[PDB]
Context: bound to proteins that are not shown
Parts: sequence; C1' cells; structure tokens
RNA sequence: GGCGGUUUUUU
DNA sequence: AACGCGCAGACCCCCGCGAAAAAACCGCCAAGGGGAAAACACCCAAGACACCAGGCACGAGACAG
DNA sequence: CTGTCTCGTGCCTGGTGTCTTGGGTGTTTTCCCCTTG
DNA sequence: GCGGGGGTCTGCGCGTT
Repeated sequence: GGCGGUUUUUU
C1' cells in the first nucleotide's frame, strides 16, 4: 500500500 | 447508348504472432503573465530652530536757513 | 549762530528662511496563483 | 517484422433493355 517500461535470467 | 452483373486487379485496413517464474534499474515540471499586499518614495502641508539684517538710538555732520 | 535731515555706526531682537515630521497618494517589488506548454 | 483474411472501388466484357 505505489504505477508503467525496458533488460537480464530460469523450466 | 446505358444499365444489370461478374472477374480481375488494385488499394486500403484488422488482427494475430506460447505458458510462464525470478530479478534489476529508470521514468520523481517548469514559465509567463496577472494580481495582492507590502514598502518606498514624491508631494504637500505645518512647526520649531538658527540667525541676520532691519529698526531704534546716538554721534557726527552740513547745509541751507 | 542754528538746528533738522542725513550718513554712519552699535546693539539687539524679531522676523525670514528652512530642516524636520506627519499625512495623503501613486508606484516598484516580491510572492503567490492561474493558464500554458 | 511477417502473414492471412476481408471489403471497397475501377476497368473490362457480355448481354439485355
């Protein structure tokens, strides 16, 4: 009492 | 000659593109212009202080008388 | 002779001029707020 | 980036009125 995004990882 | 359609072509959209589980770091409004209250000084008026120069007094004219 | 108007001081005081203060009033100066991108 | 559909409009051809 809290959000969207991206990235990285795992079966 | 114009209208009824049908095929083909071209052109334009809509929608979809696996189940997930964990973690991390970045994204955290700022200016231009209008208005209020405040001080901030201009202007105007009035009082009190410094002083200075104008009147009074005196001498000494002097000059009409 | 003569004395009344005038010049020229002293003396002082009272009247001139202006700081200083208060009120009215317009204006800047910051902060705050609303519209904007 | 990629693909599969849909529909809408234009040009062409036949046949009918």
Background
This is an experimental structure of RNA, together with DNA, with 130 nucleotides shown. The entry has 30 different proteins, among them RNA polymerase II subunit J, Histone H4 and RNA polymerase-associated protein CTR9 homolog. It was solved by electron microscopy to 3.1 angstroms. The entry is indexed under SETD2, Transcription, H3K36me3, TRANSFERASE-RNA-DNA complex. It comes from the structure "RNA polymerase II-DSIF-SPT6-PAF1c-TFIIS-IWS1-SETD2-FACT nucleosome upstream". The entry also models zinc and magnesium ions. The 2025 paper behind the entry is "Structural basis of H3K36 trimethylation by SETD2 during chromatin transcription".